An RNA: 22 nucleotides with solved positions. The entry is an ensemble of 20 models. The 2014 paper behind the entry is "NMR structure of the 5' splice site in the group IIB intron Sc.ai5 gamma--conformational requirements for exon-intron recognition". Released in 2009, the model rests on solution NMR data. The PDB entry is titled "NMR solution structure of the d3'-stem closed by a GAAA tetraloop of the group II intron Sc.ai5(gamma)".
RNA sequence: GGAGUAUGUGAAAGCAUACUCC
Numbered sequence: 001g002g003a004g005u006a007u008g009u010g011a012a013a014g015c016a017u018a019c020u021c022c
Stems, first nucleotide, its partner, number of pairs: 001022009
Other pairs, nucleotide, nucleotide, family: 001002cHS010012tHS010013tHS
C1' cells in the first nucleotide's frame, strides 16, 4: 500500500470502516 469479504456511499465501478492476504 492493492484486491478481496461484510456495512456503508452509489446506478454502478470506484471508495471508507473492519478483518485479512499478500